[PDB]
23S RIBOSOMAL RNA from Haloarcula marismortui: 496 nucleotides with solved positions. Crystals were grown from: PEG 6000, KCl, NH4Cl, potassium acetate, MgCl2, CdCl2, Tris-MES. Complex was obtained by crystal soaking in 0.1 mM minihelix-Puromycin, pH 5.8, Back-extraction, vapor diffusion, temperature 292K. The work is reported in "The structural basis of ribosome activity in peptide bond synthesis" (Nissen et al., Science, 2000). Released in 2000, the model rests on X-ray diffraction data to a resolution of 3 angstrom. The source organism's lineage runs through Archaea, Halobacteria, Halobacteriales, Haloarculaceae and Haloarcula. The PDB entry is titled "LARGE RIBOSOMAL SUBUNIT COMPLEXED WITH A 13 BP MINIHELIX-PUROMYCIN COMPOUND". The entry is indexed under ribosome assembly, RNA-RNA, ribozyme, A-site, ribosome. It holds a match to the Rfam family "Archaeal large subunit ribosomal RNA". Clan: LSU clan.
RNA sequence: UUCCAGUGCGGAGUCUGGAGACACCCAGGGGGAAGCGAAGACCCUAUGGAGCUUUACUGCAGGCUGUCGCUGAG
RNA sequence: GACUCUCACUCCGGGAGGAGGACACCGAUAGCCGGGCAGUUUGACUGGGGCGGUACGCGCUCGAAAAGAUAUCGAGCGCGCCCUAUGGCUAUCUCAGCCGGG
RNA sequence: GACCCGGCGAAGAGUGCAAGAGCAAAAGAUAGCUUGACAGUGUUCUUCCCAACGAGGAACGCUGACGCGAAAGCGUGGUCUAGCGAACCAAUUAGCCUGCUUGAUGCGGGCAAUUGAUGACAGAAAAGCUACCCUAGGGAUAACAGAGUCGUCACUCGCAAGAGCACAUAUCGACCGAGUGGCUUGCUACCUCGAUGUCGGUUCCCUCCAUCCUGCCCGUGCAGAAGCGGGCAAGGGUGAGGUUGUUCGCCUAUUAAAGGAGGUCGUGAGCUGGGUUUAGACCGUCGUGAGACAGGUCGGCUGCUAUCUACUGGGUGUGU
Numbered sequence: 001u002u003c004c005a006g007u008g009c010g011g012a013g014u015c016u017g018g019a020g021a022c023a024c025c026c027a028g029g030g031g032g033a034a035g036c037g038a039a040g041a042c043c044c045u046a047u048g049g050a051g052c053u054u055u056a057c058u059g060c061a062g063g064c065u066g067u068c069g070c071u072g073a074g
Numbered sequence: 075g076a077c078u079c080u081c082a083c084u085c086c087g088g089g090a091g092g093a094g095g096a097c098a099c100c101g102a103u104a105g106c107c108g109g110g111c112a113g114u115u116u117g118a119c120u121g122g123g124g125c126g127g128u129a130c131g132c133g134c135u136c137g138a139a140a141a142g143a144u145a146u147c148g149a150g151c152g153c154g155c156c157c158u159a160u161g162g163c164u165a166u167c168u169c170a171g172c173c174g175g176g
Numbered sequence: 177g178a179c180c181c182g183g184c185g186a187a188g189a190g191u192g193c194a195a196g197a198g199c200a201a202a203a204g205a206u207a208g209c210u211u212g213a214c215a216g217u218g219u220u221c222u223u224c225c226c227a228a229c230g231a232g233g234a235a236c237g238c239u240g241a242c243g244c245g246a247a248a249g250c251g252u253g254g255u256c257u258a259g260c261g262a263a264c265c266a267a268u269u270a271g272c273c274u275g276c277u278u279g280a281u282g283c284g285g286g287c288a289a290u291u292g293a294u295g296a297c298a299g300a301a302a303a304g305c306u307a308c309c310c311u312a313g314g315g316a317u318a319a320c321a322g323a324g325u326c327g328u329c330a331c332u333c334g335c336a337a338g339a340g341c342a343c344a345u346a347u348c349g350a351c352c353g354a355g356u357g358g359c360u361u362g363c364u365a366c367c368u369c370g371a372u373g374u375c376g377g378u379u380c381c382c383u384c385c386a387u388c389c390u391g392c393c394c395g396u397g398c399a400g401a402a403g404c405g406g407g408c409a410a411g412g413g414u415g416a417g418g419u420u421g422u423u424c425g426c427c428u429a430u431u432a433a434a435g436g437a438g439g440u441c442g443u444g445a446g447c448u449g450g451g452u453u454u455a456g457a458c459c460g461u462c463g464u465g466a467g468a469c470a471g472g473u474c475g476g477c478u479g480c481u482a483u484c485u486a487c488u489g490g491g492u493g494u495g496u
Stems, first nucleotide, its partner, number of pairs: 002019005022493007031485003036479001044313003048310002050306004056114005062107008072079003083094004117130001119127001126147001131153006154297001155192001156254002161210007169188001171184006190199002193259001195257003214240009242251003265292005271287005322366001323364003327361001329357006338348002374451002376448003380442001381439005388413003391408006416428003456474002460469003
């Protein structure tokens, strides 16, 4: 220092059984570490948000229109 | 409910004055339109949610395991009324269906 | 098959409505009378087993006033279990209480009760889009994957109808029955939402046998040649192209043959990057509209200096 299997919250280098394994170092191409990189952008669910729209609810500008004042004589 | 005038007021003109005029503008209120703009709501259940659906209120048989209680978008199926009699009492009475005789 | 008479007949009729239950000198039918479907106020059960919770319902009393009956008695709606609705506000019924120093009038406030709605029915006044999106979380919940399953799918086995000129069994082989696999599909929601990179291809390695070729065989409906079917068997092989992103599949010419399948549908800290699958835009369909549609179209990004482990090669040491 792991590998083959098995098992386990059903995708384990570290559990279980085996196998393999003397320690250290250089260089490499990146198989694996459910490797890294980021509190899933999908869905879901909150009696969360914001942008859209409209014959959703309620209102607010604006336009039209009547009336009173300004406002007087026959 | 139709009309005239002018002095406010308005606009044109440098001014004189010209046009208009109780209207219009402006202030206040009333009806109508009004996502132009603002705030919000737009449910739950549900072999993920949405379509569907009702298992969102209620009654019965079964599921239900012989007390009671018991789930699923489990099976079968109904109510959200109708009736002044289709309620109440009393008297009298006995029904379906079948056989025989008109 | 009208109606009339007799006989049988415990109940199958009828009883408003589901279902189940109750009922025969009746709860059913007929006739008559009557308004108890009455007002007031309780007890109890239910709603809500046990075990608290409203409206609502029911059972059973009493006080009052009635009805019918000879009378006991029965009647608190319809034989029983469904047919229901808070507060605020209004209207309505009878009597009474009350409004700021005081009297009168007017108009108000209140005690008891009835009717009017909430069916998402123990009661908010309430439409949608977001592929421009944002946040909080979830493997409490889908999609790939797994995993479980195995209807589906693939393959096999038993029986052997039948056909094959005759002959089941050279070959083909239904109905029905029993299985194996875990490649398709579906189901499930176990493991993953502080994220295990999706389809296809490519490159590179290992494996499976249900064997396409090659080896050695058996049968033949085997003259030979060519075949067809079956056995053992996985050593090796199974290629090149045209169209499609395709897996798949269709097609061409070669070939001994140009088999199928698993390895996170092997393989993006290897590549590409056609699709799928963000923001732009067109068309068709739908929508009043913002807009949707694994329906189809053009464009549309690929991060990291290897610590450990693994392997390929190379050294330094220690042990014998």